Method: solution NMR. The entry became public in 2023. The RNA with a sequence from Drosophila melanogaster has 68 modelled nucleotides. It comes from the structure "TCEI_III NMR Structure".

[PDB]
RNA sequence: GAGAAUCCAGCUCUGGAAGCGUUUAUAUAACAUGAAAUAUAUAUACGCAUUCCGAUCAAAGCUGGGUU
Numbered sequence: 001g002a003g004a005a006u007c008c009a010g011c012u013c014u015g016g017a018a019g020c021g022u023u024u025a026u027a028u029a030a031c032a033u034g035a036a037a038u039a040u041a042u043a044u045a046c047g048c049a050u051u052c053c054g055a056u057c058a059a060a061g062c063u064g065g066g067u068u
Stems, first nucleotide, its partner, number of pairs: 005067008015053003019048004024043006
């Protein structure tokens, strides 16, 4: 060296990790000149939704109880 306490129970999971399809819009690239059925990114709309990390990092939040 000075601590708006501590413990228990219940609930939640702080932080990190997350996809595909379709429509529309925008942007960026092609072929390959013989001609692309386009692709990717961003935004928008629609549809679908299978978890993982618990106590070597000594409770994070909320509620209740005990510590006459």